[PDB]
Context: one part of a larger RNA, bound to proteins that are not shown
RNA sequence: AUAACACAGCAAGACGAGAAGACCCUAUGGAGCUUUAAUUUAUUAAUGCAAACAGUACCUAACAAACCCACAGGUCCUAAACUACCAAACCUGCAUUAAAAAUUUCGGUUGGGGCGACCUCGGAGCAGAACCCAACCUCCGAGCAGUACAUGCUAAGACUUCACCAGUCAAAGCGAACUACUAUACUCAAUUGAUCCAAUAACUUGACCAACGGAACAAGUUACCCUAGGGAUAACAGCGCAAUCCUAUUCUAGAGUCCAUAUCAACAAUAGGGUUUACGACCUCGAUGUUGGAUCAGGACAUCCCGAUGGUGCAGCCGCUAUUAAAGGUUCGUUUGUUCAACGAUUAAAGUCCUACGUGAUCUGAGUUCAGACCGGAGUAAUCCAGGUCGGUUUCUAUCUACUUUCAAAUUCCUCCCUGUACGAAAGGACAAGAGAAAUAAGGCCUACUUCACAAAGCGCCUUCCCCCGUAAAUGAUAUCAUCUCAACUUAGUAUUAUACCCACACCCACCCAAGAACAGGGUUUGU
Numbered sequence: 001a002u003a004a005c006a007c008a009g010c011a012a013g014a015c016g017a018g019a020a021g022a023c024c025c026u027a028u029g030g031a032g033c034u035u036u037a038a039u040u041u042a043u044u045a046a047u048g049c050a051a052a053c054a055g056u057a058c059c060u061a062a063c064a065a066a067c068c069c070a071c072a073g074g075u076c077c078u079a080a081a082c083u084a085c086c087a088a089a090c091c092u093g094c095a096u097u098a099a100a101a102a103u104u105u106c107g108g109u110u111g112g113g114g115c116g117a118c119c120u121c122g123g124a125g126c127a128g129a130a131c132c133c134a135a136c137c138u139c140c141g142a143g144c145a146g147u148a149c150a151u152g153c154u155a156a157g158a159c160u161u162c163a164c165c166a167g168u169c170a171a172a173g174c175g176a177a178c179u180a181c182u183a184u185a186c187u188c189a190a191u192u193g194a195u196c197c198a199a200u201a202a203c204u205u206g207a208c209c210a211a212c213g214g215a216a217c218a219a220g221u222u223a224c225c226c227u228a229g230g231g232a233u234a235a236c237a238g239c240g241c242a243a244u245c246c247u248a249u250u251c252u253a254g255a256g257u258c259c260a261u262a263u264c265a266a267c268a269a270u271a272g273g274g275u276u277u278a279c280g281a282c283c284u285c286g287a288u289g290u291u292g293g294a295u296c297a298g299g300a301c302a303u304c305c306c307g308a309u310g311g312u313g314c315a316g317c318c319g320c321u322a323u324u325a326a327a328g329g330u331u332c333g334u335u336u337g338u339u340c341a342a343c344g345a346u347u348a349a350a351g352u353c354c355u356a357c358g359u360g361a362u363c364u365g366a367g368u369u370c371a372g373a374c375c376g377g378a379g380u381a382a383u384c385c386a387g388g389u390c391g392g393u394u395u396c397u398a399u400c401u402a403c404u405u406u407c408a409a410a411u412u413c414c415u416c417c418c419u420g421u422a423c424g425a426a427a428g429g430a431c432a433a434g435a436g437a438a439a440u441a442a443g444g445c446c447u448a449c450u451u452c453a454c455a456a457a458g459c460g461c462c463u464u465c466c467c468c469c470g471u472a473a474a475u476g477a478u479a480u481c482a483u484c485u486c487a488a489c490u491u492a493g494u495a496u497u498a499u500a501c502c503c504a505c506a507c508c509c510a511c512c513c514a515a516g517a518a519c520a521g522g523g524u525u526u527g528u
Stems, first nucleotide, its partner, number of pairs: 008404002012401003016396002024230004029226002031222004037104005043099008055085001066075003107119003116136001120142006143212001145187002152174002157169003164213001197206003237284001238282001239280002243277001245273006252265001254264002291366001292364003296358001297355005304329002307324006331345004372390004376385003408499001410440003414436003423428001441464005449458003471492003509527001510524004
Other pairs, nucleotide, nucleotide, family: 007517tWS010402cWW011012cHS011398tWS014361tWH015356tWS021023tWS022287cWH024112tSS025233cWS028215tWW034381cSS035037cWH037218cSS041043tWS051091cWW054086cWS056084cWW057083cWW064066tHS064067tHS065076tWW069072tWS104218tHS105219cWH106220cWH111136tSS122189cSS126135cWS127134tHH141190tSS143192tWS144188cHS147151tWW150175tWS154172tWS155171tHS155185tWW156170tHS160166tWS189190cHS193209tHS193214tSS194209tWH195207tWH200202tHS200203tHS208210cWS220382tSS222224cHS231235cWH233285tHS234285tWH236288cWW241278cWW242243cHS242244tHS242274tWS244274cWW244276cWW251267cWW252260cHS253265tHS255260cWS256262tHS259313tWW262311cSS273275cHS273302tWS281282cHS288356tWS289290cHS289394tWS290369tWS291337tSS295359cWW301326tHS303305cHS303325tWW304326tWH305348cSS308470tHS315423cSS315427cWW316422cWS316428tSS329349tSS330350tSS330351cWH335341cWW336340tHS346350tWH347349tHS359362tHS365394tHS371392tHS379381tHS398400cHS409465tSS409497tWH413437cWW417433tWW418432tWS419431tHH420421cHS420429tWS421430tWH422429tHS424426tHS424427tHS446448cHS446449tHS446458tWH448460cWS452455tWS458459cSS474489cWW475485tWH476487tHS477483tWH478482cWH485488cWH485489tHS515520cWS516519tHS
C1' cells in the first nucleotide's frame, strides 16, 4: 500500500527458458598434429657375414773369379722352403645402416594460469623468558677441508626436527694409550641421498637420483579440439578497499605594480565522494550474453544555458569568482567500429555523472572473440603473435511481478522600442518597462494546401495561464551608541497552488455509428 475475478498490450524484473560454459583453471583425464622428447626396428630396402651352390689354376731374373767341356753347357761359392685363386642369383639365420612407422609422456609450488623465481641442508630475526610455530617474509651460509690411523670392539640409560625412515649423546666393560699436548665417542654449523640393482674373492664402493623420501629410461603444439569438474580459480558485472583519482576546508610562504585571501597558489593539515586504473577473490562457470550505436529514458547536482544574489584589479559592453536554484532545455555534419579526439557550420547552451561501463526474452553486429586466408615477426616443425588485414548462423508462442491517458498553469531566442539614452576621455555601449514575431514542447483539429478523398494524415492549421528565498533593508534589546534578529519584530516575500475538466442511467432483442480487439460506449422520434 491492499475487496474479488477476466480480456487485450508491454518486455523493466523473476540474477527469465533453452544447452551439467565452448573462455579460464584443475585432472599423475583424453585425442589430433610436429619434432634434434624417451623407447624400438618386429616391418621394409640396402650392405656385410654365415648358410647353400662350381670348379679353376698351381710360378721364371742366370752370367765361369778359377777349371772343365768340340758344341750346348757344366764343377765350385746354396739348385731350399712355399700351394694359391675361388662359384651369379633366389631363399634362410645373424648383424649394421637408412627409410617408414609404432608405443608412451610432457613435474610441482604460485594472492588465477603463463612468464620470472623457487624445490634439499644449517645459523639469525619475525618467535623478548620450556618446546613448537607460517608467507613468492627479512638476512647470512652449506654440497667441504684439515688433522688421526684404536675415527678398535662392546654395552646401561637417554635425546630426537612434531609420524615413519633417518638422525643424536653416552656410564661401565674388553682391548689400547698414559707417565699432566683443557688426554680414551677427533676439529668443524650445514658439508648430504632410501630400496632395488651393479661391481667386488672379501672388505667395501657406486647417482646436481639438486623435482635433493629418489618413477630404471619420455619434449613441443592444438583457435580442429574432447570429457570430467571448479565460482575451491581468472576474464564481464556486483561487492570490499580508496593507493591512484575527484572535491571541499584549514594553514598564509609566493604570484597578482603596492596588496595572502579580485583571482591563483607551494610545503603540509583535516574531512568528504565512489565516476578512473589497480588491488582482494565474497555471489554466479548443471551460463549473471561481452564494446560502441539505435529506442526509451529514471535519478544525482559537484549548474553548460535560462532565474535570483555577494565579491571583483565590476565605468559601460564583455568577463572572473562564490551563494542559491535540477521546474525546462542542452544541434546538425566530414573521417574513424569506436567511447573519445580533430575539423566544418551553428546555438541561450552544445554540462558532469550514476542507473549490471541503464536498456540485445526491443533492435543492430562495424568492432572484439571460434572454425578459412594473407603479410611482417617467432619457431627445426606442428603452431604462435597485447600486430595488421578480408570473411564469418544474434533463438525464445510471456506463467508471475510491474506498467499501459501523473485529464488541464511553457520554456527560450530574436526584432522593434527604450537609445545611440545610462556609462565613458574616446572608442564602444546596456538594464527594467512596453510592443511584436518566431522556434521547441504539450494538447487538439481538417477550412484551405499537401499525401489523399464518405475518412485517415503533415509538410498544414489552432490553443497554451502561478510561485520558489541566495540575500537586501528598517525599528530594536542582551551590550541604555550601534546591530536585518537561531532576540521579541517590520518589508521585499510567496501559493490552504488557483481555477478548469469529469458528475442524471434495467429502452436496449436487433440495426447503425465520427465508439470499439472482445466487452463497453453513443444514436434509433431512422425497427421495410